[PDB]
């Protein structure tokens, strides 16, 4: 600094909001 994994918004790992793992 960006991936994943819950819990919020929310029908939708669909976007967007917050916890926890990671290289």
């Nucleotide at each position: 600094g960006g991936a994943c994994u819950g819990g919020g918004c929310g029908a939708g790992a669909a976007g967007u909001u917050u916890a926890g793992u990671c290289c």